[PDB]
RNA backbone atom coordinates (compact mmCIF):
# COMPACT_ATOMS: atom_id res chain seq x y z
O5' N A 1 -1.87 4.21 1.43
C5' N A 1 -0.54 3.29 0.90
C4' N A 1 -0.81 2.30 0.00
C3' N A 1 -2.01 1.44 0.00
O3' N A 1 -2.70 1.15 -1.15
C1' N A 1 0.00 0.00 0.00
P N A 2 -4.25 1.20 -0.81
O5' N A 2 -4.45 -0.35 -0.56
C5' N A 2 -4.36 -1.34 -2.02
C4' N A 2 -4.38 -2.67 -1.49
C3' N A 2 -5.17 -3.29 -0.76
O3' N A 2 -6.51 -3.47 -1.39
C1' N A 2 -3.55 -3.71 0.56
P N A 3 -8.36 -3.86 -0.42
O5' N A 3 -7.81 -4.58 0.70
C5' N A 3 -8.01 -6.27 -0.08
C4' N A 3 -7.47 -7.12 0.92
C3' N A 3 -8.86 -6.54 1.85
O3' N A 3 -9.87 -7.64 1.53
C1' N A 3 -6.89 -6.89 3.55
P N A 4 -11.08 -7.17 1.78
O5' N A 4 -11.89 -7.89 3.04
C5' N A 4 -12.17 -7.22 4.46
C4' N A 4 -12.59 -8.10 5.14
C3' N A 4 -14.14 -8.22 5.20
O3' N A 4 -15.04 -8.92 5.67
C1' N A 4 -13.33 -7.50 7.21
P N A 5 -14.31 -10.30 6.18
O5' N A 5 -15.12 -10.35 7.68
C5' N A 5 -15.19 -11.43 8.67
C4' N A 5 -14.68 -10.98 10.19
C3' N A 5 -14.96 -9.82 10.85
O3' N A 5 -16.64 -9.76 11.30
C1' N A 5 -13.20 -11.08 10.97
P N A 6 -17.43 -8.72 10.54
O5' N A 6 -16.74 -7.33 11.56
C5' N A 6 -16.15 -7.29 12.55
C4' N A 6 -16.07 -6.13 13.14
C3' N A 6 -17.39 -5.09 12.82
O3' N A 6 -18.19 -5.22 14.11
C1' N A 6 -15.57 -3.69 11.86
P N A 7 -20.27 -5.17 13.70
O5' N A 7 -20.46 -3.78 13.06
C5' N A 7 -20.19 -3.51 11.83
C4' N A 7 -19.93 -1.98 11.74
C3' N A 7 -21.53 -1.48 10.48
O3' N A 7 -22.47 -1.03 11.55
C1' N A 7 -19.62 -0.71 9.45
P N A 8 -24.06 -0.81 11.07
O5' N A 8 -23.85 0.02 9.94
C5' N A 8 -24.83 0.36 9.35
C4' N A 8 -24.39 1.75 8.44
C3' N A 8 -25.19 1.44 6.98
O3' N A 8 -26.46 2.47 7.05
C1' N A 8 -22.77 1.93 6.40
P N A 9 -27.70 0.64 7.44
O5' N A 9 -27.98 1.07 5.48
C5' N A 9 -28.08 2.35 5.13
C4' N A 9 -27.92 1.91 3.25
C3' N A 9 -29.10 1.34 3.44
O3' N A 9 -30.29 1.56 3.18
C1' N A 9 -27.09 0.91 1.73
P N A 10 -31.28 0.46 2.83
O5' N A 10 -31.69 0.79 1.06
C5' N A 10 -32.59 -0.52 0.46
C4' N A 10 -31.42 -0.38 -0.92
C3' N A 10 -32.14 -1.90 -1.45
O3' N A 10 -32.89 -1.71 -2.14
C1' N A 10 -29.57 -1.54 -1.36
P N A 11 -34.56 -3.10 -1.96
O5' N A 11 -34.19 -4.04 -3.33
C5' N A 11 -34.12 -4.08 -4.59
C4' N A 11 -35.02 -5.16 -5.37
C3' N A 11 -35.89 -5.84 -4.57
O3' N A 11 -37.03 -4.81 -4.67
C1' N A 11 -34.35 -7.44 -5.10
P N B 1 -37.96 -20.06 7.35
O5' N B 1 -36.80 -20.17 8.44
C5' N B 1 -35.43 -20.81 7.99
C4' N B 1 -34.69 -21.07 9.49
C3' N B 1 -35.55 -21.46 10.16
O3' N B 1 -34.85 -22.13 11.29
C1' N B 1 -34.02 -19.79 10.87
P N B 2 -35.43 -23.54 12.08
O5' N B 2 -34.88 -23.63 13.62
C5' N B 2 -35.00 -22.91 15.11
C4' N B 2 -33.81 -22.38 15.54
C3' N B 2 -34.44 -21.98 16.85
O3' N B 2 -33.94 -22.99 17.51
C1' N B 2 -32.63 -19.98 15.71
P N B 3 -34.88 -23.37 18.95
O5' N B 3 -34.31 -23.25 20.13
C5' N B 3 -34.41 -21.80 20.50
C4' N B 3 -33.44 -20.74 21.21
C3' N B 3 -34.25 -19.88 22.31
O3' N B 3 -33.92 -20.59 23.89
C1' N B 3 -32.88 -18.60 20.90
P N B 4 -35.81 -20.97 24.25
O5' N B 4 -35.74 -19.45 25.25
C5' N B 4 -36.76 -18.42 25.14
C4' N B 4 -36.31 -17.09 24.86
C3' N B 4 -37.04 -16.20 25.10
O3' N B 4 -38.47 -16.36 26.57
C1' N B 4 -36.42 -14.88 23.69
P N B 5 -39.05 -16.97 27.03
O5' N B 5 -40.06 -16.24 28.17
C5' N B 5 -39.56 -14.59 28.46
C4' N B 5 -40.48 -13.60 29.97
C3' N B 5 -41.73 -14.17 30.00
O3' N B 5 -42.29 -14.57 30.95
C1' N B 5 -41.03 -11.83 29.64
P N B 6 -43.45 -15.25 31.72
O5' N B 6 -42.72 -16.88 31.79
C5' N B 6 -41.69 -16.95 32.55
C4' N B 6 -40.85 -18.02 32.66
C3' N B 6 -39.83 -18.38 31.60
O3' N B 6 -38.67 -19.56 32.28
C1' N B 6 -41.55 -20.21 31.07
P N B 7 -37.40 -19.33 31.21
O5' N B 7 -36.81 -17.81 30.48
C5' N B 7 -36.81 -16.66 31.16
C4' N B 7 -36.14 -15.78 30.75
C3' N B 7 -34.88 -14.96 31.36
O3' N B 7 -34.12 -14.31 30.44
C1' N B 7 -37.11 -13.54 31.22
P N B 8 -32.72 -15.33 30.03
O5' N B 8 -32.46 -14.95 28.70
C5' N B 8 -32.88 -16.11 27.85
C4' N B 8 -32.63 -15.45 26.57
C3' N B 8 -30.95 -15.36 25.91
O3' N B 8 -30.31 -16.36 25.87
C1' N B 8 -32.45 -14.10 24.83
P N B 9 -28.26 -16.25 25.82
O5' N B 9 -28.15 -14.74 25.90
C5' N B 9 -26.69 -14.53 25.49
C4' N B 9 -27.13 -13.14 24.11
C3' N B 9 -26.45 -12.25 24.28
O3' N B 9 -24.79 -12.72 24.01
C1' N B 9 -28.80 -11.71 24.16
P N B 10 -23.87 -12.63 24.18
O5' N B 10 -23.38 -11.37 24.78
C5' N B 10 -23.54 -9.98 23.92
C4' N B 10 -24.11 -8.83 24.46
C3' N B 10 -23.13 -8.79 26.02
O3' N B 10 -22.25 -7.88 25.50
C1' N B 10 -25.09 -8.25 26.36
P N B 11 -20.79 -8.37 26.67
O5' N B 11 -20.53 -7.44 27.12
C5' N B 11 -21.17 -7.51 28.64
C4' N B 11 -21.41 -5.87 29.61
C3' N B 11 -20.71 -6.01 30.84
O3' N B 11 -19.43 -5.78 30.67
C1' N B 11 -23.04 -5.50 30.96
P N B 12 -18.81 -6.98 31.61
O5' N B 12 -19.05 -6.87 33.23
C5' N B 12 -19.26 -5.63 33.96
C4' N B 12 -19.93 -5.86 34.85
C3' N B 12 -19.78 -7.29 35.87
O3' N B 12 -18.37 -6.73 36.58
C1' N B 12 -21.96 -7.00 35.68
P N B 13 -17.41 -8.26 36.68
O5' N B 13 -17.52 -8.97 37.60
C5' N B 13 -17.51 -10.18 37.35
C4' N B 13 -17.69 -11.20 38.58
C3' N B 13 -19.35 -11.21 39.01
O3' N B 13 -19.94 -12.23 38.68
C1' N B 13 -17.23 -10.35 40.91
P N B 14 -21.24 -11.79 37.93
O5' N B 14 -22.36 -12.23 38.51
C5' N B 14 -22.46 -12.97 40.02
C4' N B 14 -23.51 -12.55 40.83
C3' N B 14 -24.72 -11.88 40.97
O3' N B 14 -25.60 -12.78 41.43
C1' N B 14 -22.74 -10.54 42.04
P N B 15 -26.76 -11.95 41.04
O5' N B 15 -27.36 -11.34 41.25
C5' N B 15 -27.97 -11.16 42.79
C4' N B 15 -28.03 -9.91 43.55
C3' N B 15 -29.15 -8.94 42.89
O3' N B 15 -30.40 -9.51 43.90
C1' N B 15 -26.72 -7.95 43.27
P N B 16 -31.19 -9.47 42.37
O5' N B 16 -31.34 -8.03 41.44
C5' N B 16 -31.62 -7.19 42.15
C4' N B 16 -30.89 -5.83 41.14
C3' N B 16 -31.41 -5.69 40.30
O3' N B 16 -32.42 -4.69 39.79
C1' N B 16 -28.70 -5.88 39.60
P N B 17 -34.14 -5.56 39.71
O5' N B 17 -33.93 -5.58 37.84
C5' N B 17 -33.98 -4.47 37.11
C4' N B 17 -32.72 -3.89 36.46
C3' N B 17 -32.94 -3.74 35.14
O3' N B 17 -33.66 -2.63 34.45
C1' N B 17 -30.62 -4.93 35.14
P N B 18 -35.27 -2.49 33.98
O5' N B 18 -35.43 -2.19 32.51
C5' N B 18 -34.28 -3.24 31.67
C4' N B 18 -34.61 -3.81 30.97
C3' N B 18 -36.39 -4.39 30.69
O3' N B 18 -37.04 -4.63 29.16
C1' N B 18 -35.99 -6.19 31.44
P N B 19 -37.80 -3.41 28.54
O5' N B 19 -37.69 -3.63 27.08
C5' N B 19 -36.81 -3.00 26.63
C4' N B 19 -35.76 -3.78 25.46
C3' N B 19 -37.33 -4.25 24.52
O3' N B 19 -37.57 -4.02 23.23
C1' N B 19 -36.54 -6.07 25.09
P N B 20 -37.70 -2.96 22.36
O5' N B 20 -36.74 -3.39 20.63
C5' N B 20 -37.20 -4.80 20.42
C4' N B 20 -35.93 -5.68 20.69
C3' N B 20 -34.85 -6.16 20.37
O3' N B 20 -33.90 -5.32 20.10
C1' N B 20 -35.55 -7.40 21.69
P N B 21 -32.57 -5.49 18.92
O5' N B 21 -31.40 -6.20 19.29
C5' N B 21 -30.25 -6.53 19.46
C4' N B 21 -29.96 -8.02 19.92
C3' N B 21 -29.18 -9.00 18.96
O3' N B 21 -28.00 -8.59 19.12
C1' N B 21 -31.11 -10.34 19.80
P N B 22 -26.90 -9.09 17.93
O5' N B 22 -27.07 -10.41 17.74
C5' N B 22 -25.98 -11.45 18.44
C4' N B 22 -26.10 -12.89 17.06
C3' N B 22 -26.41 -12.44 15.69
O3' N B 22 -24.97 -12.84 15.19
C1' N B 22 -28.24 -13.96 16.48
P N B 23 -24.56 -11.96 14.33
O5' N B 23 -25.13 -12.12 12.66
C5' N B 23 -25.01 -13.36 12.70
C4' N B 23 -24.87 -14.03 11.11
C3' N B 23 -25.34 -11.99 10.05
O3' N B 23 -24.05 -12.41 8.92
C1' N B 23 -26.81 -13.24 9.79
P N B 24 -22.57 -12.05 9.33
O5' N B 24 -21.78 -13.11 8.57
C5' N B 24 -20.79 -12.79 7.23
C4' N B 24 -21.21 -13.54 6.32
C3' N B 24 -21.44 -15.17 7.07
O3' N B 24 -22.63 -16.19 6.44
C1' N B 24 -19.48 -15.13 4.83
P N B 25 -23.49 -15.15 5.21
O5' N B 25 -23.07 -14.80 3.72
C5' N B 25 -22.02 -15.51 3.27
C4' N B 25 -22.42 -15.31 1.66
C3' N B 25 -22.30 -13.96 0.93
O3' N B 25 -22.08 -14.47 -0.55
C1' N B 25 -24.84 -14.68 0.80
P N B 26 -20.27 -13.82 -1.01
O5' N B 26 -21.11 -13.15 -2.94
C5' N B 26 -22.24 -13.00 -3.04
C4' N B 26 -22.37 -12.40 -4.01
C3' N B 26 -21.93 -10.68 -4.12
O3' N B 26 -20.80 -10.45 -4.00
C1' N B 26 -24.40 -10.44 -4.50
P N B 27 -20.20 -10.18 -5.44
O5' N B 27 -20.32 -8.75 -5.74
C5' N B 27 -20.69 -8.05 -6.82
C4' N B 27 -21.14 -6.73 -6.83
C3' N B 27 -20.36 -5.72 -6.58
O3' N B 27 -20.47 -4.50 -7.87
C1' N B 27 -22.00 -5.36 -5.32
P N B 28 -19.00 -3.30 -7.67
O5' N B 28 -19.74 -1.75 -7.37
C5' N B 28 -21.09 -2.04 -6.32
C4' N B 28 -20.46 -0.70 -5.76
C3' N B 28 -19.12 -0.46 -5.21
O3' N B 28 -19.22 1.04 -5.43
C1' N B 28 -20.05 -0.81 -3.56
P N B 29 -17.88 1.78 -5.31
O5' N B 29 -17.76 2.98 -4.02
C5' N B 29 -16.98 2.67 -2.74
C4' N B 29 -18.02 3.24 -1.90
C3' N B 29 -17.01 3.42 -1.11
O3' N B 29 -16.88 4.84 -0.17
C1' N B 29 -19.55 2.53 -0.06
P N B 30 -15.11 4.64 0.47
O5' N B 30 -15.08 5.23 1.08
C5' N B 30 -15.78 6.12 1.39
C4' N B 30 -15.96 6.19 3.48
C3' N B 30 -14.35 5.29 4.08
O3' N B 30 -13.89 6.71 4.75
C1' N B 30 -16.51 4.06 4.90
P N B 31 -12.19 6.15 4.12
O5' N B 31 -12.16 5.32 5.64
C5' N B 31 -12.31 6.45 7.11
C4' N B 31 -12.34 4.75 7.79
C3' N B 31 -11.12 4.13 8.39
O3' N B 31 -9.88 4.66 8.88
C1' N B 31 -13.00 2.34 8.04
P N B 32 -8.38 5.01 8.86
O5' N B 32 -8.10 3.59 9.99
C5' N B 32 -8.73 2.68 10.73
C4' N B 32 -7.69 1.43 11.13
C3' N B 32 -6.42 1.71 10.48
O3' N B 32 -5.36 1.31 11.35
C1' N B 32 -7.69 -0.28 9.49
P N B 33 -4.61 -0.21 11.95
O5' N B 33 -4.89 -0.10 13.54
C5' N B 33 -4.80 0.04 14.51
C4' N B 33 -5.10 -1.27 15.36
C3' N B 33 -5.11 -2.78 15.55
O3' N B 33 -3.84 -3.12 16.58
C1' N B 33 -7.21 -2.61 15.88
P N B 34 -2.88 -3.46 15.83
O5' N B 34 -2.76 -4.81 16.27
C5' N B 34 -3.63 -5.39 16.17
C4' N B 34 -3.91 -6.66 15.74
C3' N B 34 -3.53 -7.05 15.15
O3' N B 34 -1.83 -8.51 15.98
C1' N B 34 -5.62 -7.33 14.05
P N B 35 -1.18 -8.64 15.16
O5' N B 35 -1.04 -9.43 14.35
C5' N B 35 -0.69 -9.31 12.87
C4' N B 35 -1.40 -10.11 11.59
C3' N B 35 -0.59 -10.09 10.79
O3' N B 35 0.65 -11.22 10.02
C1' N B 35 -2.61 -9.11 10.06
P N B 36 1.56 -11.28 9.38
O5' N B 36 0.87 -11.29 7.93
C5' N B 36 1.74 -12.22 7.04
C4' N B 36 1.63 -11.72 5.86
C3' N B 36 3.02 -10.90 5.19
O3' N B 36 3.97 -12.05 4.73
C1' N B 36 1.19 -9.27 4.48
RNA sequence: GGUAUGGUGGA
RNA sequence: AGCGGUGAAGGGAAACCGAGUUAACCCGCCUAAGCC

An RNA structure with a sequence from Pyrococcus horikoshii OT3, in which 47 nucleotides are resolved. Lineage of the source: Archaea > Methanobacteriati > Methanobacteriota > Thermococci > Pyrococcus horikoshii. Crystals were grown from: 2-prooanol, Mgnessium accetate, sodium cacodylate. It comes from the structure "Crystal structure of PhoRpp38-SL12M complex". Oshima et al. published it in Biochem.Biophys.Res.Commun. in 2016: "Structural basis for recognition of a kink-turn motif by an archaeal homologue of human RNase P protein Rpp38".